[PDB]
RNA sequence: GACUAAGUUCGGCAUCAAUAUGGUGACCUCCCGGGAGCGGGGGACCACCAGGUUGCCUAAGGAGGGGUGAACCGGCCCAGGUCGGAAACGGAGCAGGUCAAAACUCCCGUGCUGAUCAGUAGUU
Numbered sequence: 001g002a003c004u005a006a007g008u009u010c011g012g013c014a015u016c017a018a019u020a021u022g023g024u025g026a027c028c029u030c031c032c033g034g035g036a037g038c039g040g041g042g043g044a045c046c047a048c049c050a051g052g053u054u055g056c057c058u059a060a061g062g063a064g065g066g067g068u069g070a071a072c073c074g075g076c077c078c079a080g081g082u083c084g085g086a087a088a089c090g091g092a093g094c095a096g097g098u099c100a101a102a103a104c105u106c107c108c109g110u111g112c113u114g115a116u117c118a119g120u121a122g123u124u
Stems, first nucleotide, its partner, number of pairs: 001124001003122002010114006016055004021050005028043006062108001064107005074099004082091003
């Protein structure tokens, strides 16, 4: 130099779905009680979660780990303030705290996929 498979290194792309059970958050539609905040109860729908079976599912699709969740949009706990109240208390909810469960996003894994290094071999 040509062939053989290791090693080195940084990127791009990508990452399935259905069932049973329970859960969360919303939203719709009925009753029932109340002077308010509100209280009792029947359905309908949607989103997500946990984890129990799975597939006319993958090139490979974990039921991972994180973070944001704000200038109003998640859920919760909510000082103040605020609305309702004679009040008890309650609503809505800020600052602050917080997350199995809006949405967003990074990492790990997985798959394809550019690329790096040594001139390294194995063997010519």
Solved structure of RNA (SRP RNA (124-mer)) with a sequence from Homo sapiens, 124 nucleotides shown. Protein in the same entry: Signal recognition particle 19 kDa protein and Signal recognition particle subunit SRP68. The entry also models magnesium ions. Released in 2014, the model rests on X-ray crystallography data to a resolution of 3.5 angstrom. It holds a match to the Rfam family "Metazoan signal recognition particle RNA". The family is grouped with related families in Rfam's "SRP clan". Rfam's curators write: The signal recognition particle (SRP) is a universally conserved ribonucleoprotein. It is involved in the co-translational targeting of proteins to membranes. The eukaryotic SRP consists of a 300-nucleotide 7S RNA and six proteins: SRPs 72, 68, 54, 19, 14, and 9. Archaeal SRP consists of a 7S RNA and homologues of the eukaryotic SRP19 and SRP54 proteins. The family has 91 seed sequences and 383,523 matches in Rfam 15.1. On this family, see Wild et al., Curr Opin Struct Biol 2002: "Towards the structure of the mammalian signal recognition particle". The 2014 paper behind the entry is "SRP RNA remodeling by SRP68 explains its role in protein translocation". The organism belongs to Homo, within Eukaryota. The depositors describe the entry as "Structure of the human SRP S domain".